[PDB]
Context: bound to proteins that are not shown
C1' cells in the first nucleotide's frame, strides 16, 4: 500500500505483492525502391619476415586477430 | 554520440 | 499555419 | 503556403519552428581479455 | 628440450 | 584510413501485382476487474 513528470512517460535490491473471471498483445509471416550490419574485397598507413635484383621498383607477397556475457549511455 | 520511425508541450 |  | 523524399504526399483531424518523451538500428567508454592468437626473434 | 628471455600488434 | 565496391541483418508495415490480399497453436506478455482493505 507504490510514485515523480502540464503531457508525450519516468523510477526497480527485498511490497511497484496475488490472479476465479475478462480483453488485448507477442509468437505471427509481405514487393519493388534507397539507405545499408556483420563479413568479404580494394585502397590508404606502417611493423615483421620473406620474394626479387646486369638494369629497374620509397618495391612484390604473406601477415596484422578480439567470441559470447555484462555495464555505463 | 549519432539518424530513422510515433509522440507531447508551446507558437498556429 | 495555405 | 510551407517540410520532406530517388521515389507515386504531407498538414487546424495540427504542418513549420522551439523545448522535449520515447522506440529501434548502430557507435564510444569499461568488465572478460591478455593471462589468448599469429608471425618473428634470441638464447644456453 | 612438442626447452626458453624478449620484439610488433 | 576510406562520401571506395559488394553485403536483406536492418530501416519494413493496415506490407507487392490482385476477381492474388499472403497460415496456425503451445508457451509466454501486459491490462481491465477483483483481492491485499
Nucleotide at each position: 500500500a507504490g510514485u515523480g513528470g502540464u503531457a508525450a512517460u519516468g523510477c526497480g535490491a527485498a511490497a511497484c505483492a496475488c490472479u476465479g473471471c475478462c480483453a488485448g498483445g507477442u509468437a505471427a509471416c509481405a514487393a519493388a525502391u534507397c539507405a545499408a550490419u556483420c563479413c568479404u574485397c580494394c585502397c590508404a598507413c606502417g611493423g615483421u619476415g620473406a620474394g626479387c635484383u646486369u638494369u629497374c621498383u620509397u618495391u612484390u607477397c604473406a601477415c596484422c586477430a578480439u567470441a559470447a556475457u555484462c555495464c555505463a549511455c | 554520440c549519432u539518424u530513422g520511425g510515433g509522440c507531447c508541450u508551446u507558437u498556429u | 499555419a495555405c | 503556403c510551407g517540410c520532406g523524399u530517388u521515389g507515386u504526399u504531407c498538414g487546424g483531424a495540427g504542418c513549420g519552428g522551439g523545448g522535449g518523451c520515447u522506440c529501434a538500428a548502430g557507435a564510444u567508454u569499461g568488465a572478460a581479455a591478455a593471462a589468448u592468437g599469429c608471425a618473428g626473434c634470441u638464447c644456453u | 628440450a612438442c626447452g626458453u628471455a624478449c620484439u610488433g600488434u | 584510413u576510406g562520401u571506395g565496391a559488394g553485403u536483406u541483418c536492418u530501416g519494413c508495415g493496415c506490407a507487392u501485382u490482385a476477381a492474388c490480399g499472403c497460415a496456425a497453436a503451445a508457451a509466454c506478455c501486459u491490462g481491465g476487474g477483483g483481492u491485499g482493505u
Solved structure of RNA (rRNA gamma) from Leishmania donovani, 177 nucleotides shown.
The depositors describe the entry as "Cryo-EM structure of of the large subunit of Leishmania ribosome bound to paromomycin".
Released in 2017, the model rests on cryo-electron microscopy data to a resolution of 2.5 angstrom.
Primary citation: Shalev-Benami et al., Nat Commun (2017), "Atomic resolution snapshot of Leishmania ribosome inhibition by the aminoglycoside paromomycin".
Keywords: Leishmania, ribosome, aminoglycoside, paromomycin, RIBOSOME-ANTIBIOTIC complex.
The sample was in a buffer at pH 7.6.
The entry has 42 different proteins, among them ribosomal protein eL41, 60S ribosomal protein L37 and Ribosomal L27e family protein.